[PDB]
Context: one part of a larger RNA, bound to proteins that are not shown
RNA sequence: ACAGCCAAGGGAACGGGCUUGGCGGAAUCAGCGGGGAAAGAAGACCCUGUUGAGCUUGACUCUAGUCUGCAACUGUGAAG
RNA sequence: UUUCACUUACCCGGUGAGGCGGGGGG
RNA sequence: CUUCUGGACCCAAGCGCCCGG
RNA sequence: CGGGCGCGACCCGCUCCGAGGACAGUGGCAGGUGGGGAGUUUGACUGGGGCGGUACACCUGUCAAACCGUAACGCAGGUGUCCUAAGGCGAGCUCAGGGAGGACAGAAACCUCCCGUGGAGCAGAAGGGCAAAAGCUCGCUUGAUCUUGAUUUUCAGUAUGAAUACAGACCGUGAAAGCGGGGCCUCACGAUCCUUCUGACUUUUUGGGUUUUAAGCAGGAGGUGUCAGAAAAGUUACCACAGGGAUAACUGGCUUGUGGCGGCCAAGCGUUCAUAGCGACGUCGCUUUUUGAUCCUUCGAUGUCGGCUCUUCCUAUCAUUGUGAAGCAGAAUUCACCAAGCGUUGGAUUGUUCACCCACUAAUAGGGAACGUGAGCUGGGUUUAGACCGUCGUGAGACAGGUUAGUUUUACCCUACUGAUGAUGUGUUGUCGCAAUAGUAAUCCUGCUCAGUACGAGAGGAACCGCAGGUUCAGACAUUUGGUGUAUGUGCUUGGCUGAGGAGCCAAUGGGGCGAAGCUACCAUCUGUGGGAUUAUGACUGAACGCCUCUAAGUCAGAAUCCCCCCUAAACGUGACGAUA
RNA sequence: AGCGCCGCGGAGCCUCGGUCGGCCUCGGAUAGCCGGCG
RNA sequence: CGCCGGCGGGCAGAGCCGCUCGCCUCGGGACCGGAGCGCGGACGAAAGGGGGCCGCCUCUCUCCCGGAGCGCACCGCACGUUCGUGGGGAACCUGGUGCUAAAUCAUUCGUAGACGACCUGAUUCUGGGUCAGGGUUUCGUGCGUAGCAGAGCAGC
RNA sequence: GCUGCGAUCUAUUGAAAGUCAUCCCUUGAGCCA
RNA sequence: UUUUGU
Numbered sequence: 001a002c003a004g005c006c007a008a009g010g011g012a013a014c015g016g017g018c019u020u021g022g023c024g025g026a027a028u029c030a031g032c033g034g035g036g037a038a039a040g041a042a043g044a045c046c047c048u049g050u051u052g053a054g055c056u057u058g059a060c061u062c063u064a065g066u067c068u069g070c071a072a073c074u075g076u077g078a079a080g
Numbered sequence: 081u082u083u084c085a086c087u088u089a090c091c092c093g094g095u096g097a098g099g100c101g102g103g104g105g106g
Numbered sequence: 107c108u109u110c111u112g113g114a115c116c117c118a119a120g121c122g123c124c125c126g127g
Numbered sequence: 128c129g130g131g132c133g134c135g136a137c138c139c140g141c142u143c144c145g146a147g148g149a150c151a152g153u154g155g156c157a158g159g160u161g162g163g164g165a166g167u168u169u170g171a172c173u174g175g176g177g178c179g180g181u182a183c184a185c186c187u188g189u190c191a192a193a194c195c196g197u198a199a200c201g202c203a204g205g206u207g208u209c210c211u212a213a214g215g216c217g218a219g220c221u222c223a224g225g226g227a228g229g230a231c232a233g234a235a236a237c238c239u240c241c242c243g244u245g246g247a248g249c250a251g252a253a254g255g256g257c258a259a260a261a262g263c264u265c266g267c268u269u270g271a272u273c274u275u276g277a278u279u280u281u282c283a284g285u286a287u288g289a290a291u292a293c294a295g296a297c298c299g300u301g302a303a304a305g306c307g308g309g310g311c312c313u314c315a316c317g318a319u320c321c322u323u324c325u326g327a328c329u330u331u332u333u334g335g336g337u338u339u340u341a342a343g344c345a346g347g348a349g350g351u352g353u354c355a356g357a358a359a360a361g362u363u364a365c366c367a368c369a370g371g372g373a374u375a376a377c378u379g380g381c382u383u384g385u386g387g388c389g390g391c392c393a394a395g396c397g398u399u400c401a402u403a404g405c406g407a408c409g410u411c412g413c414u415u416u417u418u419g420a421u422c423c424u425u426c427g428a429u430g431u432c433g434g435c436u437c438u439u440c441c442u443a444u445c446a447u448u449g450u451g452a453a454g455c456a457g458a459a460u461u462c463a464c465c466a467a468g469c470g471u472u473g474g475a476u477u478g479u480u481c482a483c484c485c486a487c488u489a490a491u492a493g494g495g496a497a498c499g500u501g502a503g504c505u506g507g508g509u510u511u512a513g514a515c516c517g518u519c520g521u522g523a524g525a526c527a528g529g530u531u532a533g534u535u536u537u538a539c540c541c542u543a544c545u546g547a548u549g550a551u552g553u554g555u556u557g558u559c560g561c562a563a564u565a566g567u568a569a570u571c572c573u574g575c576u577c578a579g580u581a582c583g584a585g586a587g588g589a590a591c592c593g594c595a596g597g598u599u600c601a602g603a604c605a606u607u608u609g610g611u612g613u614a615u616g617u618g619c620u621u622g623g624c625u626g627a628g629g630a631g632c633c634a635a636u637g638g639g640g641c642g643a644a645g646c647u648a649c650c651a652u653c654u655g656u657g658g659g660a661u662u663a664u665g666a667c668u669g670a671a672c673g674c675c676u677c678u679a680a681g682u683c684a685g686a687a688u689c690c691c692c693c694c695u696a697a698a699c700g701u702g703a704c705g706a707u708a
Numbered sequence: 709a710g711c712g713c714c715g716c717g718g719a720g721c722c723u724c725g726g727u728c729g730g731c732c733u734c735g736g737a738u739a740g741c742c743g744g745c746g
Numbered sequence: 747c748g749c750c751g752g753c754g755g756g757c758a759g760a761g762c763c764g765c766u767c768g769c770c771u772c773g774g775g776a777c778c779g780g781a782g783c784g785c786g787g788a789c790g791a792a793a794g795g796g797g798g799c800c801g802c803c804u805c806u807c808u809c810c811c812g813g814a815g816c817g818c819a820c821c822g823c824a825c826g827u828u829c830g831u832g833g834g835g836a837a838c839c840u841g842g843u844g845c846u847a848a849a850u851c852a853u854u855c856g857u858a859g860a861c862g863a864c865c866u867g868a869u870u871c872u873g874g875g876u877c878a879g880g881g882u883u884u885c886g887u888g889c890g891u892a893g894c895a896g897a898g899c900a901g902c
Numbered sequence: 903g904c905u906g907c908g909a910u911c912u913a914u915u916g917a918a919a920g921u922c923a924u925c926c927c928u929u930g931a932g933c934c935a
Numbered sequence: 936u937u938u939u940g941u
Base pairs, nucleotide, nucleotide: 002016005022006021007020008019009018027548028547029546030545031544034542035541036540038537039536046371047370048369049368051367052366053363054362055361056360059167060166061165062164063163065160066159067158068157069156070155072153073152075086076085078083079082080081090147092145093144094143100140101139102138103137120134121133122132123131124130125129126128170183171181172180179200185205186204187203188202189201207354208250209310210309214268215267216266217265218264219263220262222246224242225241226240227239228238229237248257249256253313254312255311270297272296273295274294276293277291278290279289280288285355298307299306300305321349322348323347324346325345326344330342331341379423380421382419384418386414387413388412389411390410391409395405396404432507433505434504435503437499438496439495440494441493442492445470447468449464450463451462452461453460472486473485474484476482513531515529516528517526518525519524554707555706556705557704558703559702561700564696565695566694569599571597572596573595574594575593582587600655601654602653603652608648609647610646611645616641617640619638620637621634622633623632624631625630657691658690659689664684665683666682667681709846710845711844712843713842714841718838722834723833729763730762741752742751743750744749745748746747767817768816769815771813774810775809776808780805782803785801786800787799789796847939848938849937853867856864872935873934874933876931877930878929879927880926881925883920884919890914891913892912893911895910898907899906900905901904902903
C1' cells in the first nucleotide's frame, strides 16, 4: 500500500496476508477503548558527522580599547 | 640629561569677549 | 569712593564751544 | 526759538580676559596588556559512549590447525635505549656447578687437583645459534670509512626502517689462508616544505665585468610516537542539523553466569535409628516472576515507573475438597499426592514495586499476559526549560546527590467485545414447541448438639449425622426502612414586582420543611439446586512366581477436579398446527 | 376477480444438475459360527 | 437342553436378482395366469410404507427350447443405450372440485425503548379515550366572614 | 363607653389544594369509532 | 399507509 476473525509454527527472533488448524453468511445502529507494535512530528534521549550554534577559559590564532617608547607638529631663554 | 623661566603654536574656562597692561591725574 | 532696612536706580545734569531762525 | 560737538566718562597700546604651554594632545610606527570581541579547533580505535587501556609505529614465544599467511580490548613479555668497544681482527684460554683438598678461613674470600655438552656467558624481552667458538682474557686497530647498481623482508610488490650477496676505492688485522664496510641473528626508528652543515663545479645571481649576497646540485642533521608525518581546550538540559537500529536506555528473542526452584549419592543430624523430617563433601537438571551477557527487530518515535481499575491464565497449593506419611495419642503441626473449582482482606509509613508493622481472617500462596493495562485514569517518581543546597570545575557547567514548581493531545474509521434492527430457504403469515452449539456458579465460616465424650496419667481436647445463622459472590426486587425528589405536590419564608387585599410571578431549581409515584441501597427484602464416569487413594478376586501380591485379565468404593442436569442464549438447524386474499 | 387441490394437466417456450440395471434389511460371534428338526 | 447337516463361508456380496431387436405364427415343454394411468383391505412416527402385499376386477397374457414369416439392410466410424412423462422459471390455452385471508403503516398503550425493536387497545352482544365523580394518598387547617381573643396605641 | 389601627389567635376548617401524566373504581356525562 | 400466493 492493499486491507481488516483467531491459535500455533516458522520468519527481520510479537502476522492481518504465508504454513498447519479453528472456521467463515447481506446491509447496518448505538456504544466501546483490546488491537491495528492507531494517528499526530525525517527521536529532542544515545551514537556517528573531520555539520553547526549559544556560552566559557590556563585552548589555537587575532582584535577594538588601553599603557608605554621614538621621531614629527615643537617655538624662546637661562642654569646645572 | 634635568630643572627653573618665556609665549607664539596648541589646549581649557568665562562672557551680550564691558573696564586688560603701562603711564598720567586726583 | 556702593555693608543698617525684602525701596528706588538707564536713555547727563552742568560747563565750554559752534551752527540755524 | 532750534540744533550739533567737546568735557563730564584721562592718555597710550600688539594679542577679549584668565588658567595651561611647547607639556597635555594629534597623526604614524614599536613593545606590553587585552574571552571586551572575532575566527577556528577540541585524534582514532572501542562488545554503545565516556573513563581506563594503546591492541595507533615496532620485536619475541604462543594462538596458528607440521610451507608461508591468518583475527579479537587473545595469552606471556619487550621497545623510543645501550656500546671506542659491548665495533673489527688475531692469539691464547674455558664456563655454570660439584667432589676432594689447603694457616687465619667459617654455609660463601683465595690456592690446587679432578669431574664437568655448556646445565655459564654472549648490554636488554624472548626464541634461535654458539666450546682450542659467537664466551673469557690479551695487543694491534677504526670495514661504525668513500661509492655505483642489484636483491630480501613488511609490500600495492610503493616508500621508510632494517637486512642479503657483489663490484670499484682506501684501510684494519693475522705468518697466512682469510675475515671486517657496526653490535651472533630476529626490534631499537621518520616524507614534502623550511633551517643548518659538508662537498663539488665551465652551476645561476637576468646588458657585460669584479667582489659580497642570494639561489642551485649532491650528502648529513634539526621531526612529525595519531610514528606514510593538520597547527588545536572545554561546555551545552537553552541547544540545532544531517543521519544511524552500523549504536546505547524501555519490550520481545538466544543464553542462565547470577537469581529462583527440584532431583541423585549418603557423611552426618534426628537421645539410640542414614532417608519421619532433614542432607555435608559432590553431582545432575529445570525455570525465565532477578540480574547479567548479547545487540537480532524498532531512533521519517512501539509513550516509559508505580498505583488505581479490570479480565483471563499458570501451579512451583497458603486456605478449602478427597487421600497417603510421621519422631500422627488427642489438639495443633509437618511431609507428600489428585487437584487452580473457590478465596487470598482492611490500614500506618514510603512515589516506590520491594520491605516493615497494626489488626482481622479458613488463608491472608506465588506469578504471567509488550516487567498486562496512560486515544483507561492518576503524575507521586522519573524525564526539558525556573530555582536552592552539598560536593566538583578557574570558568561556562556537571552530579542514577537531595529539594521545590512544572500543558498527559485525537476515535466519527476497521476489527474485537457490548447490546440493537435485520438477513438468510423450504408459498405467505401467525401461534405453540424441539434443539445443535456456546455460556454456566456458588463459596467459605461460626454457634449449638455430639461433648469436658472418644484420646491422654494429666493438662487438654476432637470427629460423622443433625441444627441455627453468617461471610464472599450471583440473580432479583421496593411490602417495609433509608436515599433522591422540579408531580415544581403542599405549607413556611427572604428581596423585588403586580395600586392594596386576594391570587401569583421573578431571583439561570430564591431558600427551606415535609413529601406521592417512580427509581434505588447487604442501607430494606427474597432465592441460589441434581447426577454420571472416574483422579488420588484404600481394597476384592487372582496369576505371573506351588507362596505372596489392588493388576497382569477381570471387579469395588472413590473427590472443592472433570462431564452433565439445573440455568442464559438460540444456528444459511428445526417439528406440530392455525389461517391462507 | 384472484388462488389452492384433482384429468402422467393435454400440448409448448426458456433454464439447472447428475446419471447410464436392482438387491425390500437378523443380531452378532472372531480361542468359533451358520442352517434344519423337538 | 439335545440331535442332524454345512464351514477357506455355493443357504456363499468371491454372492443374489434383472437382463432375445420388434411384429405374427409350432404346441414341444408350463396351470409361469400373467398384465393395470385400474377399485378396496392389512402393515408405517427415529427423519411414518410400497417399483411391495393378500383381496375383488376388467383383457388375452408371460417364460424356455425347436420351425415358418414380414421390418429403410442408411452402404466400417463420436455425444448411442437410462433415471426422464426429471428438477427449477412466465406464461398458455382445458374440466372437476375447493374458499374469499393476513401482515404492515399511521394511531394507541408503557409491563418497553437511544433510534428500530417489544408489550397492548382500536365499532354496535357495542368499543374507545376525553371531562366529571368516588376511593387512595400528600402537605396541612384556605379565601371570606364572625369574635367582649389580641402586646397595644390613636379618636369621640 | 363607643370607634379606628394592630403581627398573631379562635370558630367555620383534618379545612384548602394536588392526585396518573406509568395510582385504584362493579361510576356519571357528553363526544368519536 | 404500504404490501403479501403453493
Keywords: Eif5a, Eef2, Habp4, DapL1, Dap1, egg, Xenopus, ribosome. 28S rRNA, nucleotides 3030 to 4114 from Xenopus laevis: 941 nucleotides with solved positions. An Rfam search finds the family "Eukaryotic large subunit ribosomal RNA" in it. Its family is annotated with structural constituent of ribosome and ribosome in the Gene Ontology. Its Rfam clan is "LSU clan". Entry title: Cryo-EM structure of the Xenopus egg 80S ribosome. The entry also models magnesium and zinc ions. The structure was determined by cryo-electron microscopy at 2.4 angstrom resolution and released in 2022. Leesch et al. published it in Nature in 2023: "A molecular network of conserved factors keeps ribosomes dormant in the egg". The organism belongs to Xenopus, within Eukaryota. The sample was in a buffer at pH 7.6.